[PDB]
Context: one part of a larger RNA, bound to proteins that are not shown
RNA sequence: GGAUAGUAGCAAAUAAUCGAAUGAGAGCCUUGGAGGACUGAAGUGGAGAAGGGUUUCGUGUGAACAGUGGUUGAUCACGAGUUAGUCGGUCCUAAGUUCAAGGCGAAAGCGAAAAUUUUCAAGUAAAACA
RNA sequence: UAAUUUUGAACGAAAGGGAAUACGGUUCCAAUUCCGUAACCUGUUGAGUAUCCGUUUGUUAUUAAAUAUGGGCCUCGUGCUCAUCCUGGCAACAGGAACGACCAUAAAGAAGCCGUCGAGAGAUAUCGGAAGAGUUUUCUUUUCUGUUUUAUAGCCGUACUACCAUGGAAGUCUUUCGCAGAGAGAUAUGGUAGAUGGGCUAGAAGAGCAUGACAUAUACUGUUGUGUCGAUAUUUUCUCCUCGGACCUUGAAAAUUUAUGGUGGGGACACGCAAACUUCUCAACAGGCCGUACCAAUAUCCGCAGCUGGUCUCCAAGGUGAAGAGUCUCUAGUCGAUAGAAUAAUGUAGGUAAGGGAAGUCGGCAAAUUAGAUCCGUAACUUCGGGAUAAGGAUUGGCUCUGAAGAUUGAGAUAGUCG
RNA sequence: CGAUUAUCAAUUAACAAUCAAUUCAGAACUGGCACGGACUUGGGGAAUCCGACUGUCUAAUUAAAACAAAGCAUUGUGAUGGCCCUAGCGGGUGUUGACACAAUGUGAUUUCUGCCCAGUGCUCUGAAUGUCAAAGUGAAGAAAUUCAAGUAAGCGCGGGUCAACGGCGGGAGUAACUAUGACUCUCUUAAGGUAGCCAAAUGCCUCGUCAUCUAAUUAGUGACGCGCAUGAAUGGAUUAACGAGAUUCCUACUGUCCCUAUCUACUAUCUAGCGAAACC
Numbered sequence: 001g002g003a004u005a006g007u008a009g010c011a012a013a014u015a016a017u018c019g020a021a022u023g024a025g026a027g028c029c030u031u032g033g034a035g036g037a038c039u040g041a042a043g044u045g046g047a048g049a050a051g052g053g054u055u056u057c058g059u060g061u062g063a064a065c066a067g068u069g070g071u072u073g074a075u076c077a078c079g080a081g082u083u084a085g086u087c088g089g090u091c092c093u094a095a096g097u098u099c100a101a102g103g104c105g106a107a108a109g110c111g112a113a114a115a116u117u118u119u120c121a122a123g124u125a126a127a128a129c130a
Numbered sequence: 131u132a133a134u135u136u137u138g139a140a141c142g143a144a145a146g147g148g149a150a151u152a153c154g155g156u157u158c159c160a161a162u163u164c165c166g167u168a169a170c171c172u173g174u175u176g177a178g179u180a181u182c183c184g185u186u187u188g189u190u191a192u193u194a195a196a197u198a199u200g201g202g203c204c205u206c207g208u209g210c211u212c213a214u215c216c217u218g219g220c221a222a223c224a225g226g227a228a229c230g231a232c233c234a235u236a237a238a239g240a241a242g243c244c245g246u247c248g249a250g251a252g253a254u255a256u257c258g259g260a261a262g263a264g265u266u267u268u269c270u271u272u273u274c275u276g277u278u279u280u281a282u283a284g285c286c287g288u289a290c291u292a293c294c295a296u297g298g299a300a301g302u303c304u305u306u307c308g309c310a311g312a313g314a315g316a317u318a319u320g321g322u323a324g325a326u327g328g329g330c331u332a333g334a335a336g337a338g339c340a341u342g343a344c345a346u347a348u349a350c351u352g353u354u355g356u357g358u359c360g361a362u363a364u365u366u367u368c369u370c371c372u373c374g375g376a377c378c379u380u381g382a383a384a385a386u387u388u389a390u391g392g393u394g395g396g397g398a399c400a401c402g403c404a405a406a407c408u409u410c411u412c413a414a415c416a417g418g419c420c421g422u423a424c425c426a427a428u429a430u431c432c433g434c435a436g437c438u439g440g441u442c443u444c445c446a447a448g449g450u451g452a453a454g455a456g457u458c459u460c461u462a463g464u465c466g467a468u469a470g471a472a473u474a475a476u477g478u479a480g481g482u483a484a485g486g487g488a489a490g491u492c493g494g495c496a497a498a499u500u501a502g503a504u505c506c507g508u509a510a511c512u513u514c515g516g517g518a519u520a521a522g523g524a525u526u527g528g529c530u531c532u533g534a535a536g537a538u539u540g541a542g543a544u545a546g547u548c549g
Numbered sequence: 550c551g552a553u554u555a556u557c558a559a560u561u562a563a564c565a566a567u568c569a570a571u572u573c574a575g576a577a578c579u580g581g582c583a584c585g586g587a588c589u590u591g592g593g594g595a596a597u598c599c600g601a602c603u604g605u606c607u608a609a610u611u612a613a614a615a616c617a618a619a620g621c622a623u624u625g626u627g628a629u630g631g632c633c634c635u636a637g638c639g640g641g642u643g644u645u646g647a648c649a650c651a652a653u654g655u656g657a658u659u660u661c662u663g664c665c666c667a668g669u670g671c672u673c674u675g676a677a678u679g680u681c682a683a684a685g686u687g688a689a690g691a692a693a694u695u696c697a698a699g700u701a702a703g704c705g706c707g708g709g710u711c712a713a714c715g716g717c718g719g720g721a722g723u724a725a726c727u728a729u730g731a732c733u734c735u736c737u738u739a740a741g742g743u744a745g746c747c748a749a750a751u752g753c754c755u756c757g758u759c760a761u762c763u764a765a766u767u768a769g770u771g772a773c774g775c776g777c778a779u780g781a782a783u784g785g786a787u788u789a790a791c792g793a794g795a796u797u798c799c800u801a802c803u804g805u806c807c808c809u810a811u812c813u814a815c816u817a818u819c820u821a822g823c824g825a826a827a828c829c
Stems, first nucleotide, its partner, number of pairs: 001829002009823002017034002020031001037464003045445004051425002056080005065073002085170002087421003091147002096141003100117001103110002122134001124132001126131001151168005171417008185195002200211001215396001216225003229395001231393008243375003248370004252365003256360001258358001259277001261275004278338001282332005290324007302312003339357007431440002447459002450456001468821004477815007485807002489805001494802001502526005511516001527579002530576005536568005542557008580584001592800007599792002604616002620655007631642004659786003663717003668714002670710004675706001679704002686697004718736005745779001746776001757773005
Other pairs, nucleotide, nucleotide, family: 003827tHS007825tWH008824tHS011477tWS012428tWW016035tHS019031cWW019032tHS020030cWW021026tWH022026tWH023024tHS023071cWS027468tWS028068tWW036465cWW038044tHS040459tHS041446tWS041460tWH042454tHS043461tWW045446cWW045462cSS050426tHS050427cWW052423tWW054081tWS054082tWW062063cHS063076tWS064075cWS073429tWS073436tHS074429tHS080158tWS084422tWH086150cSS090148tHS092384cSS093143tWH093383cSS095142tWS099113tHS100115tHS100137tWS101114tWS101116tWS102638cWS103638cSS104637cSS105108tHS111635cWS115137cWS119121tWS120137tWS123133tHS128129tWS143146tHS143382cWW147384tWS151162tSS156161tWH179227tWS179408tWW180404cHH181400tWS181402tHS181404tWH183213cWW184200cHS185401tWS188193cWW199212cWW201210cWW202209cWW213400tWH214400tWH214402tWW215395tWH220295cWS221294cSS222321tSS227408cHS232393cWW233390cWW234389tWW239385tHS240384tHH242376cWW243374cWW246307cWS246373cWW247372cWW248289cSS251365tWH259276cWW260276tHS265270cWW279334tWS279337tHS281333tHS287325tWS287327tWS287328cWS297317tHS298315tWS299312tWS299315tHS306308tHS308373tWS311316cSS335337cSS346350tHS377381cWS425430tSS427441tWS449457cWW451455tHS456588cSS475817tHS476816cWW483804tHH484808cWW487803tHS487805tHS488494tHS488495tWH488496cWW488803tWH491493tHS498802cSS500591tHS507521tHS508520tHS509518tHH510517tHS512515tWS513515cHS513788tHS516789tSS527586tWS529577cWW535571cWW539564cWH541559cWW583586cHS601790tWS606613tWH607611tHS619656tHS621655cWW621712tWS626630cSS627646tSS628645tWW630643cWW635637tHS635638tHS655782cSS658787cWW658788cWW661781tWS662782cWH665739cSS666670tWW666710tWW666713tWH668713tWW681702tWS685698cWW690691tHS690692tHS711714cHS712782cSS716739tWS723730tWS723731tHS724729tWH730732tHS737741tWS738740tWS742743cHS742780tWS743781tWH744780tHS744785tWS747749cSS748755cWS749751tHS752754tWS762768cWW763765tHS781784cSS804808cWS
C1' cells in the first nucleotide's frame, strides 16, 4: 500500500435541550438566563496523607493535544502566587538501623547486632590521706 | 580528693508520644500563616506578693496600727529578752506566694475489642415571636430561609465517682439497664474533691457576623433597627464520665513533666529592713531552621493515555424504613463520556408470554418461584446447643376512633392580719 | 375576690391538673383484592458422597472433597543440651527453662486402634581381640620402602522399635438330598486381613444380581461383597452442625423446552467529524 476517506470503531453511568453573547467556525467545549436530569451526603461533594510537580491562577489563545469539534482547557505562549514561636517536619523513641570491637574475611565488608574497648561509663554550686 | 555509675554513640513514625493561637476581614491564585484584633508557651529581664508585732508614735484610757508574741525584772523603761523557711480546716482537704542544694520513691506520658449507662456539643424534629422570600383559582400565621458567639481568663459548677465526719444497720438494706457494696461501716444525715459536662460574665465598640431597609444611578462607604422564647431524643454523629463481657489474647516504649520523704546550709536583728531557680501575679524583649498553591482521581497519582482498572482516611442533611440498605429529594458538584437521523437483522443489557410445566440439558445452567414483619404451627436427626426462617398456614393500605404505655407540681379543709 | 402569715396527714393508679413524646394493641368504615403494593428481599423437603466447623489458596482458566484447624498420638532435650543459621566470628528458639522449647504424623465429637521388626529405616548401660583407617606401635632392610599386629567410629552379630514405610495366604477332604464347610489336614510366610465398610470418590468383568425410586433409570439408594486392585491414626467406621463443594428423588416454579413471539434502552446501520488493525 490493499484492507480502508473508511469497513472495526469512537456505544456502559438515560443526556440532552430552548437559547442570549461571541467569533473564522460554537449541540457539548465559552457562558448567563431557561430547562430535562445525574451523583443522591457511605457523593461525581467538602478536606488531607501516601503520591503529583507548577499541574494552581490571571492574561493572550492558533497550529499541534482533548481517539469528535474546541474561540476554551490540566493545551500552547506570557506573568503572578504557596509569608506561621503556637500545624506538621524539627525532637523523641518503636519495629528496626548505621557503625567505632576484641575479631573474622581475599579485601571490601562482616546476607554480622559483634558488642568485647585501662576509668570504653553518666557525674557534682566539692573539700581533707584513692 | 571524696559519693554513686559499665556497649560507646546516632538515625528510625509528616498517622505513636508531643511546649504553645484564636476569631473576623483580606489574594486572581495564600492564610489556625498576611492584616486587624485578642491570646498562649518557652528562654531571659524588672516590680510585687508572712513580716510593720514584745510594742506603740496617736489617744488620759478605751481603741487602733496591731498578719500572731512570749516570759520575767525594775518605781519604770524604747532597760534584759524569745521567735519569725505561711496559714486555716476534726477530716475529707482549702490557697496567690511563704528555703531545690542533694537522694531515694510514685504518678503522669501509658494505649486492645465489644455492650450499655450517665452527661454534653453540632446536626435533626417542632411552636411562638423581629424579618425576607415563594404559593395564593381555592385553602394555608403556611413552606423555605433568618435568629450567630471564638481561643483565652474569672466565677459557677451535675449526672457520676471517690473520700470524710456523725452514726451503728438484721426484719438484709441501699442500688444499677446490666449486682455491686455494706461492722473494711451501709442506708441516712451533713460535707469534701476531680473541672468531668454545662451555665454567666470579661472576649462583644447597639462588636464581629446574620437579616431586612435608608443615602449615593451606584459601586466604595456611611446610617437605621432587630439578632429573640421554648419543647424533645433522636442520634442518619462525635466527645467525655462511671461500668461490665470476653480471653491458655489480658491489650507500647522513649523523650518529657511533676510529686513526696530525708540530709545540708542560708535566711535567723523587730522599731523589722527584708528577701524568696521564686515549677507566683503583671509588664519588657527574643524565638531561628524547613514546608504551606491545587489535585488526591472514569482529567493533576500509577498503569505507553484526560484509560469502566487500582489507590488510606476525616467531614455528616430531609423523607420512607430495621438500615450509614435501596430508592427519592435538598445543599455542593455534574451534565464531558463525539453527535444526529434511522431506531433492520444479529446482539448486549433489561423484561413478558397462553396451555402444558424440565418433556430441555452434561447437569435445573440461565430464569422464575420464595423473600420483610407480626401471628399460628413446626419433623427426621441430634454432640440437646440446634435442626429453625424447619415444613405448613394466616395477615399487612387508607381513614376514623379507642385503650395501654411516661414527666411534674398542684388541689383540699381551717384560722389570724390589711384592702 | 386581691395581698401577707400559720397547720395537717390522708388524698394516690393516670387523685386531679398540666406538659411531653412516640410506642405496642384493639374496633369500625372504606376501595374492583387494591394492601411487604416502589424498593428491601431464604424456593422448599426427602436421601447419598466428602471435609467436622468459620478459616486458606493456584493475582490473570482449578476456592474443593485440597490446605489449615482445634482434638489425638509420637519424637528429642537439664543448656558445655536439643533443634537450628552463619565459610567463620557470632547468632536464632531464648527478656525461653520440661505445665518449656524444638521436631513430626493423623485430623472435631462419638466409636474403634487387631496381627506382623522378616525386609528397609530407627536404637542400645549391649559378647564388641568380627571387620576395621590414618597417626601411634613392632619387625625386616643401609634406607627409601615393604610386611604385620593392635583398632575408633561405622557396618554386621544380639536384642528393642509398625499413631515409620508398609504387609496382612494358597492347595485337599469332611454334615441330614444337593449344596456349602463350623471341622481337620497340607504347603509356605514376618502376620497370613481381625474390627469395620463396600460393586463405595476405590470392583476388571459391570449396565454384576436382587429390592426400590420410574411407564421407561449404562443414573441413584439399600442390600449381597473370593473385595481384579477395601480396611483399621499408612487411620477405619459413624456423624449433629457447617459448605458460592460432588450426587440423586419429589414438589413449587418458570420461555429450560414443546414452539415460538413481542417489547425497552444502547448498538449494529446511514450520515457530519475522527479513524486503526489481523492478514496479504
28S ribosomal RNA, nucleotides 1684 to 2738 from Drosophila melanogaster: 829 nucleotides with solved positions. An Rfam search finds the family "Eukaryotic large subunit ribosomal RNA" in it. On this family, see Yusupov et al., Science 2001: "Crystal structure of the ribosome at 5.5 A resolution". Its family is annotated with ribosome and structural constituent of ribosome in the Gene Ontology. It comes from the structure "Structure of the D. melanogaster 80S ribosome". The structure was determined by electron microscopy at 6 angstroms resolution and released in 2014.